[PDB]
RNA sequence: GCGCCGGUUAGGCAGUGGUGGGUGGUGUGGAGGAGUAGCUGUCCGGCGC
Numbered sequence: 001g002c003g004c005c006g007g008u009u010a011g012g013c014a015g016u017g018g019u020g021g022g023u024g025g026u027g028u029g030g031a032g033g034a035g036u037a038g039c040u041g042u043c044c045g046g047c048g049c
Stems, first nucleotide, its partner, number of pairs: 001049007012042005026037001
Other pairs, nucleotide, nucleotide, family: 010026cSS017022tWH017026tWH017034cWS018022cWH018035cWH020024cWH020032cWH021025cWH021033cWH022027cWH024029cWH025030cWH027035cWH029031tHS029032cWH030033cWH
């Protein structure tokens, strides 16, 4: 420099919202719509190439 894990409400922290939104719920509604529902930046601890 890339790649991976952890942090713990899909949640360290920050951003990001479906012509339906997140001040209904991040979710023991997921079962309809970016449902395999997250993704992105960053940080510390690590683990690789």
Source information:
Solved structure of RNA, 49 nucleotides shown. Crystals were grown from: 2.4 M Ammonium sulfate, 5% 2-propanol. The PDB entry is titled "Wobble Beetroot (A16U-U38G) dimer bound to DFHO". Keywords: RNA, aptamer, fluorescence, turn-on, fluorogenic, fluorophore, G-quartet, G-quadruplex. The 2023 paper behind the entry is "Co-crystal structures of the fluorogenic aptamer Beetroot show that close homology may not predict similar RNA architecture". It was solved by X-ray diffraction to 2.85 angstrom.